[PDB]
This is an experimental structure of RNA (28S rRNA, nucleotides 2357 to 3888) from Homo sapiens, with 858 nucleotides shown.
Rfam match: Eukaryotic large subunit ribosomal RNA.
Context: one part of a larger RNA, bound to proteins that are not shown
């Protein structure tokens, strides 16, 4: 080249009408309208991966298997802000250096085993005064104590201390910007308070009170207690905690949402009804204060006629029931924050584009085997017992520190004050087009929310919020022959290797269930009724209050 | 028109108000006997054969009766140890372990049994004189090289033991008052001669075996028989 | 491993009952195509190519012979 302008552009229900830019519209953009994802989504956002694909502008070469005035193209800008959000530390399964072994060697075994394997330390002590030589800071050596007994590396899902609410932009925000905090570090010349910690005796003066001498105390205090209080002297060393645990079940608390009833706003229907029918109607973290779960905490007391108690347990002379009490959480709730803001509305200004002014209002209740999440009791299960480590803190001891009664000393886990927090990642996509399959590939790639009828349901239909154009093309036609789903009189597997495929059945409720059996089972065995709408009736619950009165004035 | 005590009284067969969820039961009207009206939503019985069940698997023809299972049984080994790994190191795994534990194997829940054969061929005790048996070492010859002798490790022989260890488990003839079988009785042989069961079995050539039932008719299906080509007991 | 046995199997095998387009005997209907048009636009294969009969030939021709035709 033919093939050949031919296969083929047919997996997930859908488009229409106007109008705009423009040369040029089935595909772009606006608006209507009809429709689909139906919350286990065609919605919102993240982890791997990509690597600029994010945003704005502009072109219409190629691409984007039709176009296209669009793009995840192309081309020119721009954009990712952190003490509290990760890495950064930990160690986990394991990796791996030293010593030591071995090996021609390169080199690997090994990881505590054949190592003189601690380089530290507020203590004392011997000194150099380095200097504001008062005294404490500095440095050298000694003495004394010191076993992470092993480097070092391993987690953006395990551990891990502290940030939150508002506005902001074409594209960043828990990082910017405003306003509210909080955690680590550090303060040598000590930053301010407050605590330690400021009392009683005995001679005097002094009407009394109160003053001056001297002594002697004083490393807090209160409840029977469980334990409190705003601190609360303290090393080496030793104890314990916490960080630190599995799955499954049943209850109970709170909270978001959903549901009901009214009162505002402001849409929506009025062809007739409908006092209707839809939306919307806040208050972070940190303190304080209070409900309310929760205790294997405490005191009194001493219980059978046992009693208390859960859905289910389960509890008691090893201290029941009943009475008063302590502790924990405390995410509800009011409070400071807070209204100043935010959020609907109604209206006025203009700064081509104001966190622009103002008015009002953000209320008042009910409800639950409801769904999610969290917190808490309590059980079940295991020839399963469900990490380590860094990190933090409490106790036990009582070595030494502090002053001589001072407007005091050491000393501090109280209350404010002061200054600092470096280094990397941060956009976007997360999937019927940004990631792997050669590609914008029906494939495959970890996870968070999750609304309303129906209903036994996170079933499957239908809908709202949010998204979307029907999945890489329209248009006209309605032929065989297919793909996929339907129906068929009479017969009912006569059809086939074979009832393959198709269809019958099917929820729920009331009755009834065989042989067999390893006594659980089979079992929804088999069988059979019944089911709608519509008006009523029955029974299943909870909350307060129950007085016999002036014999008299809070 | 309110308080503090108290002469002041019988709800005690429990009342009054108030407020609140689903869900059951039953009744009557009804509608063209439709009424889980859409969605959602098991066919059922009677056997046989195999494997107990649940679990797995051949990614991309095979989901299965295969393999796992738990049972059950059997081996090794007390640590200077059994299995294993390593070029090597007294290295390493089991083993942060110790026989109620590790490694190595069969068989495959339960229930009921699991006959017989140690000749082959494995594995395992035992060295008793003891046979063979390398190097080395000992002795004799030679001038040495070398010869030659003596001695004798393990392992193989030689003895025992062990099949829930691989395996294996027979012929021929005659015989019972009708026939037909053959209780039974002869040999011949093995290491023992397949026991209990089971059967045209997913195992039987002939074979579409025979008989009964299932059909109108059945190389299929069930049951039943058993000299089973070539069934059978971890 | 030899027999068994309940419960289970997307195991393998027979029969009933229902119950149906598997069949008698096929029909009609929907969607999507396919088909027609706009736009786009491949592959696989290809000695030349392509009407039989007989013949004869590596014993079954599209080519040769002979004929039927075109």
């Nucleotide at each position: 080249g033919g093939u050949a302008g031919u296969a083929g552009c047919a997996a997930a229900u859908a488009u229409u009408c106007a109008a705009a830019c423009g040369a040029g519209a089935a595909c772009u953009u606006u608006g209507a309208a009809g429709g689909c994802c139906g919350a286990a989504g065609u919605g919102g956002a993240g982890a791997a991966g990509g690597g600029u694909u994010c945003c704005a502008u502009g072109u219409g070469a190629a691409c984007a298997g039709c176009a296209g005035u669009u793009g995840a193209a192309c081309a020119u800008g721009g954009g990712u802000c952190a003490g509290u959000c990760g890495g950064u530390c930990c160690u986990g399964a394991g990796a791996g250096a030293u010593g030591g072994g071995c090996g021609a060697g390169c080199g690997c075994c090994g990881u505590u085993c054949c190592g003189a394997a601690g380089g530290g330390a507020c203590g004392g002590g011997c000194g150099a005064u380095g200097g504001c030589c008062u005294c404490c800071g500095u440095u050298g050596c000694c003495c004394u104590c010191g076993g992470c007994c092993g480097a070092u590396c391993g987690a953006a899902a395990g551990g891990g201390a502290g940030u939150c609410g508002g506005g902001u932009u074409c594209a960043g925000a828990u990082c910017c910007c405003c306003g509210a905090a909080u955690c680590c570090g550090g303060a040598g010349u000590g930053g301010c308070g407050g605590a330690g910690a400021u009392g009683g005796g005995c001679g005097c003066c002094g009407c009394g009170a109160g003053g001056c001498g001297u002594c002697c105390a004083g490393u807090g205090c209160g409840g029977u207690a469980a334990c409190g209080c705003g601190a609360c002297c303290g090393a080496u060393c030793c104890c314990g905690g916490a960080g630190a645990a599995g799955c499954c079940g049943g209850c109970g608390g709170g909270a978001g949402c959903c549901c009901c009833g009214g009162g505002g706003a402001g849409a929506g229907u009025u062809c007739u009804c409908u006092u209707u029918u839809c939306u919307u109607u806040g208050u972070g973290a940190a303190g304080g204060g209070c409900a309310g779960g929760g205790c294997g905490c405490c005191c009194u007391g001493g219980a059978a006629u046992g009693g208390g108690u859960u859905c289910g347990c389960c509890c008691c002379g090893a201290g029941a029931g009943a009475g008063g009490g302590g502790c924990c959480c405390g995410u509800g709730c009011c409070u400071u924050g807070g209204a100043a803001a935010g959020c609907g509305u109604c209206g006025c200004g203009g700064u081509u584009c104001c966190g622009g002014c103002g008015g009002c209002g953000u209320c008042c209740g009910g409800u639950g085997a409801g769904c999610u999440c969290u917190c808490g009791c309590u059980g079940g299960c295991c020839c399963u017992u469900g990490a380590a480590a860094a990190u933090c803190c409490g106790g036990g001891g009582g070595a030494g520190a502090g002053g001589g009664u001072g407007u005091a000393a050491a000393u501090c886990u109280c209350g404010c004050g002061c200054c600092g927090g470096g280094c990397c990642g941060u956009a976007c996509c997360c999937a019927u087009a940004u990631c792997c399959g050669c590609a914008g590939c029906a494939g495959g790639u970890c996870u968070c929310c999750a609304a309303g009828g129906u209903g036994a349901a996170c079933a499957g239909c239908c809908u709202c919020u949010g998204g979307c154009a029907u999945g890489u093309u329209g248009g006209a036609a309605c032929a065989a022959u297919g793909u996929a789903g339907g129906u068929a009189a009479g017969g009912g597997a006569a059809g086939u290797c074979g009832g393959c495929a198709a269809g019958c059945c099917g929820g729920a409720u009331c009755c009834g269930u065989a042989a067999c059996u390893u006594c659980g089972g089979g079992a929804u065995a088999a069988g059979g009724a019944u089911u709608g709408g519509c008006u009523c009736u029955a029974a299943g619950g909870g909350c307060u209050g129950g007085g016999u009165c002036g014999g008299u004035c809070g | 028109c309110g308080g503090c005590c108290g002469g002041c009284g019988c709800c005690u067969a429990g009342c009054a108000g108030c407020c609140g969820a689903c869900u059951u039961a039953g009744a009557a009207c009804u509608g063209g006997u439709g009424c889980g009206g859409a969605c959602c939503a098991g066919g059922g019985g009677a056997a046989u054969c195999c494997g107990a069940c649940u679990g797995u698997u051949u990614a991309a023809u095979u989901a299965a009766a295969a393999c796992a299972a738990a049972g059950c049984a059997u081996c090794g080994c007390g640590a200077a140890g059994g299995c294993c790994c390593g070029c090597g190191g007294c290295g390493g795994g089991u083993g942060u372990u110790g026989a109620c534990g590790c490694g190595a194997u069969g068989u495959g829940a339960u229930u009921u049994c699991u006959g017989c054969c140690c000749a082959g061929u494995g594995c395992u005790c035992u060295g008793a004189a003891u046979g063979u048996c390398a190097a080395a070492g000992u002795g004799a010859a030679g001038a040495a090289a070398u010869u030659c002798a003596a001695u004798g490790a393990a392992g193989c022989g030689c003895g025992g033991g062990u099949a829930a260890a691989c395996g294996g488990c027979g012929g021929g003839a005659g015989u019972a008052a009708c026939u037909a079988u053959g209780a039974c009785u002869c040999u011949c042989u093995u290491a023992a001669g397949g026991u209990a069961g089971c059967c045209a079995a997913a195992u039987g050539c002939c074979u579409c075996g025979u008989c009964a039932u299932c059909u109108a008719a059945u190389u299929a299906g069930u049951g039943a028989c058993g000299c089973g080509c070539a069934u059978g007991a971890a | 491993g030899g027999a068994u046995g309940a419960a289970c199997g997307a195991g393998a095998u027979u029969c009933c009952c229902a119950c149906u387009g598997u069949c008698c005997c096929u029909a009609c209907c929907u969607a999507c195509u396919a088909u027609c048009c706009a736009g786009c636009g491949a592959a696989a294969c290809c000695a030349c190519a392509g009407c039989c009969a007989a013949g004869g030939g590596a014993a079954c021709g599209g080519g040769c012979u002979u004929g039927g035709c075109g």

The PDB entry is titled "In situ human unrotated hibernating without CCDC124 state 80S ribosome". The entry also models magnesium and zinc ions. Method: electron microscopy, resolution 2.77 angstroms. The entry became public in 2025. The entry has 79 different proteins, among them 60S ribosomal protein L41, 60S acidic ribosomal protein P0 and 40S ribosomal protein S10. The reconstruction used 103,321 particles.